[PDB]
RNA sequence: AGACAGCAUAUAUGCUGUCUUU
RNA sequence: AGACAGCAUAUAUGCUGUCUUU
Numbered sequence: 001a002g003a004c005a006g007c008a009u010a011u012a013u014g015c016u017g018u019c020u021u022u
Numbered sequence: 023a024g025a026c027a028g029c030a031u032a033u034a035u036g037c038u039g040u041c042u043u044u
Stems, first nucleotide, its partner, number of pairs: 003040005009034012
Other pairs, nucleotide, nucleotide, family: 002041cWS008035cWW
C1' cells in the first nucleotide's frame, strides 16, 4: 500500500411537493 | 423548462474510528 463504518466537501444525478401558471 | 422545499442516490478526495495484518 488495502476492506468496513461514521463524519467533511465538491460535482453530477433520480423521484416527490410547492410556486412561476390559484 | 426553471426557481424554492422535502426525500433518495453516484463518483472523487480526505477525515475518525475499525478490523485484520501480532